RNA sequence: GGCGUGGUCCGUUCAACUCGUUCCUCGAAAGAGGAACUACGGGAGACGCC
Ligand code: NPR
Numbered sequence: 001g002g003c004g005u006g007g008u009c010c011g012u013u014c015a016a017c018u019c020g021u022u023c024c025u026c027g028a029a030a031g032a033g034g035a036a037c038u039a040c041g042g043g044a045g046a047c048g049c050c
Base pairs, nucleotide, nucleotide: 001050002049003048004047005046008043009042010041011040012039020037021036022035023034024033025032026031
C1' cells in the first nucleotide's frame, strides 16, 4: 500500500442511484419545507487478513 469487519464524525441539496424510493406538512395549483429507508463520497481510529 490493499481487502474484510465494528463502531465514530463529515458530505449529498447543485454527483450516481427511476425526482434513488416511500411518507408527511404548507399550498387552489405551480411550487416550498421536512422525515424515514436505502445508497453512494470521505476524515480519524480499532480488529482480522493480504
Ligand atoms: N440513495 C440516495 N441518494 C441520495 O442522493 C441520498 N441523499 C441523501 C441521503 N440519502 C440518499 N440516498 C439525502 O440527505 C436524503 O435523500 C434526503 O432525503